[PDB]
RNA sequence: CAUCCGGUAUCCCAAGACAAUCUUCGGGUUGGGUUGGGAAGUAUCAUGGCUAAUCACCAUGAUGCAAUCGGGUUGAACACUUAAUUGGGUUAAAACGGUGGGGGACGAUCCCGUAACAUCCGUCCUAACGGCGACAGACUGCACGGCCCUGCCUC
RNA sequence: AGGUGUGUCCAAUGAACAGUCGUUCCGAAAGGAAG
Numbered sequence: 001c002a003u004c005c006g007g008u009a010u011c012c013c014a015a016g017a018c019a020a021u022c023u024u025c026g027g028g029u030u031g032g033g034u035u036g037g038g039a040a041g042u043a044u045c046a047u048g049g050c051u052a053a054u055c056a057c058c059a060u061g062a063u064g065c066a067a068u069c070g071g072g073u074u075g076a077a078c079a080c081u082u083a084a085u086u087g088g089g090u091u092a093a094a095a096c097g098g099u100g101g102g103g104g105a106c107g108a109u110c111c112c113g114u115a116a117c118a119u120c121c122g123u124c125c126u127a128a129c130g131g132c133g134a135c136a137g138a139c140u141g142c143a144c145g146g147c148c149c150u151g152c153c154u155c
Numbered sequence: 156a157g158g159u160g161u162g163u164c165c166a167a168u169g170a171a172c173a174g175u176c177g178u179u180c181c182g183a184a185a186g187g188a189a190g
Base pairs, nucleotide, nucleotide: 003092004071005070006069007068011038012037013036014035015034018031019030020029021028022027041065042064043063044062045061046060047059048058049057053109054108055107073167074166075165077163078162079161080160087149088148089147090146091145095123096122097121098120101112102111103110124131125130137176138175139174140173141172151159152158153157178189179188180187181186
């Protein structure tokens, strides 16, 4: 990547080598890079603020990790568990366009409007999943997912 | 036909795959950078 999702960071300092340049040539100035250090968030809470109310947001702190934190999926090793605790193959594509407006205590809630509901809507492509859909121009590698076969359990 | 678990470390996994070409940007340059 058609190989997921949600936050945050994407900057600042230092050292040293190199190169331009000049008038400090035991150098200075400039430049980009090289190496090193840092960032302070995030998950779960607590207290408080904010509110019509609840989220959310904010402020401070505690614990874990930390420029990356959390969640999801998978491989491999091992332990444990289970009714059972497999292996292999294949799939790398086609997208184009449109909507997210108005009102309202307004960031969200509720109403109206719109094909358009936010993993939005229309058409199209795809065996399926999906594409479209962070940003892009190309070639290639890699298969999370999808599909097929197979092991095991359960007829 | 369906089901085929959980835990720990490592890995896929990356400020969002990787290599390479081009482009843009920073630099006179070798170079480097580009949700």